[PDB]
RNA sequence: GAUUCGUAUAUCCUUAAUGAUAUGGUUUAAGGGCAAUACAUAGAGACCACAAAUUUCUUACUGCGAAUUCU
Numbered sequence: 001g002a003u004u005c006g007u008a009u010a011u012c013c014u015u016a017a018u019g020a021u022a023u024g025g026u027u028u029a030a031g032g033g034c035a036a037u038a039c040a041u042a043g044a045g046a047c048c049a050c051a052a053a054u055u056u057c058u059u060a061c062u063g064c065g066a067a068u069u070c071u
Stems, first nucleotide, its partner, number of pairs: 001069008009038001012032006024048002033039001042058005
Other pairs, nucleotide, nucleotide, family: 010033tWS011040cWH018026cWW020024cSS020053tWH021050tWS021052tWH022051tWH025053tWS035063tWS036062cWS041059cWW
């Protein structure tokens, strides 16, 4: 340096706007998450019977640490 594993953060929480309705469940901004950065992407389920509301799992990046490897 690289890989794997662990860990902090839980691809998270609270607002505000925005956009859909079972072939949908979006998009953007602000704040918190005991430094910074990131909070993408995709896949698989539950749930919701015309109504505004979701939810479970797996998947990434960064830092730190251990082990392995380049030696």